[PDB]
An RNA structure (L7 rRNA, nucleotides 2 to 367; L3b rRNA, nucleotides 1 to 184; L6 rRNA, nucleotides 2 to 137) from Chlamydomonas reinhardtii, in which 669 nucleotides are resolved.
An Rfam search finds the family "Bacterial large subunit ribosomal RNA" in it. Rfam links the family to the GO terms ribosome and structural constituent of ribosome.
The reconstruction used 101,291 particles.
The structure was determined by cryo-EM at 3 angstroms resolution and released in 2022.
The entry also models zinc and magnesium ions.
It comes from the structure "Large subunit of the Chlamydomonas reinhardtii mitoribosome".
The organism belongs to Chlamydomonas, within Eukaryota.
The 2021 paper behind the entry is "How to build a ribosome from RNA fragments in Chlamydomonas mitochondria".
Context: one part of a larger RNA, bound to proteins that are not shown
RNA sequence: UACCGUACUGCAAACCGACUCAGGUGGGCUAGUAUAUAUACUCAGGCCAUAGAAUCAACCAUGUUAAAGGAACUCGGCAAAAUGCACGCGUGACCUCGGAGGAAGCGUGGCUAAAAAGACUCAGCAAAUAGCCGACAGCGACUGUUUACCAAAAACACAGGAUAGUGCUAACAGACGUAAAUUAAGCUGCAAAAAGCGGUUUUAUUUUUGGAUGUAUACUAUCCGACGCC
RNA sequence: AAACGGCGGCAGUAACUCUAACUGUCCUAAGGUAGCGAAAUUCCUUGACUUGUAAUUGGCGUCCUGCAUGAAUGGCGGAACGACUGUCGGGCUGUCUCUAACAUGGAAUCUGUGAAUUU
RNA sequence: ACGUCUAUUGGACCCGAAACCGAUCGAUCUAGCGACGUGCAGGUCUGACUUUAAUCAGGACCGAACCCGUGUCUGUUGCAAGAGACUGGGAUGACACGUGGCUAGGGGUGAAAGGCCAAUCAAGUUCGGUAAUAGCUGGUUUUCUGCGAAAUCUAUUCAGGUAAAGAGUGUGUACUAAGACCAU
RNA sequence: AGUCAUAGGUAGCAGAACGUUCUGGAACAAUUACGCUGAAAACAGUAACAGAAUUGAAGCUGCUAACAUAAGUAACACUAAAUGGAUAACAUGGCCGUAAGCCCAAGGUUUUGCAUAACAAACAGUGAAUACGGUU
Repeated sequence: UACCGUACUGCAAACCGACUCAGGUGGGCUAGUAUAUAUACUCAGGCCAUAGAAUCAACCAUGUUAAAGGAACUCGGCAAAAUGCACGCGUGACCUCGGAGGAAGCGUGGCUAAAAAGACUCAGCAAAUAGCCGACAGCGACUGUUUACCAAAAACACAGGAUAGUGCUAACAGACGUAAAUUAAGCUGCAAAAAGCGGUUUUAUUUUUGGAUGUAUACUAUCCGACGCC
Repeated sequence: AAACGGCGGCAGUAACUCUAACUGUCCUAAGGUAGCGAAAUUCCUUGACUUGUAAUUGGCGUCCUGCAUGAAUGGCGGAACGACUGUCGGGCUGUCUCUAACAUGGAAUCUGUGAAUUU
Repeated sequence: ACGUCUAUUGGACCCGAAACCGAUCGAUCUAGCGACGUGCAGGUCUGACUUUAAUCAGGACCGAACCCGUGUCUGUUGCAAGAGACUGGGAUGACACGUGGCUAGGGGUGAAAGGCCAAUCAAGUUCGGUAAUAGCUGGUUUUCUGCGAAAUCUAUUCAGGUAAAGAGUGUGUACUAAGACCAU
Repeated sequence: AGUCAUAGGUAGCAGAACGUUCUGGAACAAUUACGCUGAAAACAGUAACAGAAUUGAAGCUGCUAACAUAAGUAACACUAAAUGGAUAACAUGGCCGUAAGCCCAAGGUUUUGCAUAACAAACAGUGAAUACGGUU
C1' cells in the first nucleotide's frame, strides 16, 4: 500500500418482451419426519397490494361421484377411466443369441409383540409420488435431425458399401492483375604499392489460405443407406 | 450401365371346351430372369377364394386378367427400436344408451377503475 | 408581339406498385465454427480392471434440475404478434449452458425444411439512382348560359389501348344549294 | 320596352361572370361593425381599373388534429386465504419451504431512506482495514 465497484433490484412491479405482460433469464447455499434435491407435512426465512362484496341464474372452463350396461359413441375408444410401488414365485413365440422381458400371470405388505402370536376394518402398495397389457401387418436397421409461428414424419442424417477423381506446389473450394525482405558460408573476379565493390551455389530467420504440419488403408465428389440370403 | 434410365406388337399351332410352353412375321439399343404383385403404388371393384363381424368397400393370408411393378429409381423377408400408419382380443370406465347431483373459477347483482372491432 | 387552346421534350394533372442497380449497417434473435469455463438428484442393467482397496466403459434403461414440443383442451384485439394445463421425447452426450471471437446479401449458414441470417427473406435492412415505371385502379375543388354525340367501320405485338373515317362544337366560305321532302 | 323565335341533356365544345391572396396607380378600416335584408347562381353588406397566382374541395380504403359511436359495454378468473371499524406494529388462520428462503452474476442505473397529507425533494445514502472482485 493507490485507482475503479460497493445504494436498491436481481425467476422479477426494477432485466429481455410497447405494459405492474401467466412468456424467456446464469451460478451457488440449506434443517426434520426420511429415504433420494422425487413425494406429504414442516425448520430458518418469506408471503397472504394492485379489484373488492354477498348469492341458487342459464351457459362456459376445470374436476368429484353415479344405478344397469359397456365402444353400443365416433373418420378414428379421440378425451377420460384404468395398470402405476418395493420383497417372492415365475416367465412365450421369433431372434443378429445380446434381446423380446418389468413379457403375460399369482402370492406379501399398514398396527401391536425383548419377539413361537394376534386385534378389528368395508378397506391394511390405508393419504401423495412412481408402466395398460397381448397379437397381425406396412414404412424406416437403430440413438438422433428437420419447416422459430398450422406438418416431427415413411422426409434428412447415420455406421457401412459401391463408383469416379487425386502421385503432392495433389484434386477440390477461395484471394486474384504474378510473391518475395534481412543476414551468413563457399567458389570466386577487376585494375592494381598492403584495399573496395560485385557475380554465382548452399544455408539461417521470416513471409508462403483450408485440405494438411495429411498423402492412395489418405483426401474430395456422387449414389445406395445396418446386417443377413441369392 | 451399382453413369442418365428403360427393357414391344401381329396373329395361330397340345386325343371335350380353353391358356401358347416350341415355332411363323414387322419397326426396333433391347424387349423385364430364379425371386414380386389389385401393392404407398391395379380403371373395371363391393376381383371371384378362406377366415374376420349378426351384418366389412378399410387390414391380414392365396389366386391371377401388371389401365399406369420389379438387383442400385437396389429386388426377398427377419430380431430390437418408433410421441409413425392400419387392424383384432382382455381389463377399464359417463365417450354413449341418457344424463343427474355436487366442488372450484368465470358469467349474472352491486361498488370502484375502465377498451376496441364497426360506423 | 401579346392573349387563349392544343402539340413535343421534360417528373409534367395528382396518388399507388411488385421491381432493378450500387454501397452502408447488422451473427445481442437464429445457423454453423472456434477459444476458455461450468453442469448433469436419485436409482437399474450389462462388460472390463483391481481387490485388505474411495476405478472405468454403453450415441444402455426408468426418472428430477435442464433441453425440446407429441396429442387433447383452453385462448383467438389472448396472459402471450405462438401462451397455459395435463399427457409426452431426450436427459454421459450426435449433450446442455455461460463469456468474448469468426463466416454478410446474388452472400453467409444449413443432419437440407425454400430452413435460418434481429417479429414483412426462392434474395435482409437502410440510404442513393428515384418525383423509377404502371395502355391499370382511384381522384380532379365556384356559378350560369348556348349547342350537343358515340358504342359503326378499317388497321394494329392488336382487339378493356391507339390512329384514320363516320357522328359533335367553334370559326370561315358559299348557294333560295354539293340540302331535305313531295309530285311527274 | 312592343311583337315574334328559341331555352331536356352524359362525353365533348363555346360564351359570360362570382370568390380568395398579393402588387401598380399618393394614401379605401386610427377612433370597428351592428335599421337585416338584397341578388338568377357563384354570393354580397369596407373602393374601382389593370395585373401575378402554392386561387375555390362531402367525394382519392388520401394525410394531420380534435371529437363521437360501440359503452359505462368487454376486461379488472394462472396462483396460497384471509379475519378483527387500518393494505397495522398485535392477535387468529393459511401458503411456499430444492422456493414464493438466502448469496451473487448479467442487465437496469437512483428505481434506495425520512412526514398519523405534507410545503418532501429542494434533503439524505454506497467508506476495502482480512493477502474482497478488477487493473497485471